[PDB]
Context: bound to proteins that are not shown
RNA sequence: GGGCGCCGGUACGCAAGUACGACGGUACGCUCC
Numbered sequence: 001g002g003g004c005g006c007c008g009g010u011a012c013g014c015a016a017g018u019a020c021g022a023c024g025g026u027a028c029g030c031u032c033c
Base pairs, nucleotide, nucleotide: 001032002031003030004029005028006025007024008023009020010019011018012017
C1' cells in the first nucleotide's frame, strides 16, 4: 500500500450512536514483503 474486517466524515441526530457504494481509504485488529 492492498485484502478481509472495518472505519473517517457525510446523512440523520441533542452526542454519541445508527444509517450510508456521500465520496476517500486500510488507518486500527489480523494477513502478504